[PDB]
Context: bound to proteins that are not shown
RNA sequence: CGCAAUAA
DNA sequence: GTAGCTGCTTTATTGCAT
DNA sequence: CAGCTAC
Numbered sequence: 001c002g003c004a005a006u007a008a
Numbered sequence: 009g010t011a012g013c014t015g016c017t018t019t020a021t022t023g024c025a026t
Numbered sequence: 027c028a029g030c031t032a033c
Base pairs, nucleotide, nucleotide: 002024003023004022005021006020007019008018009033010032011031012030013029014028015027
C1' cells in the first nucleotide's frame, strides 16, 4: 500500500 | 436528445499478501 | 447508479 472481515 | 461527471455516515479493532 | 449539468 490494496483486500477481508468485526465492533457500535 | 445524448453524453459526461463526482460522491457514497463516524471512529475502532483485527486478520490478511506481495 | 442517480441527479444533474455540458455538448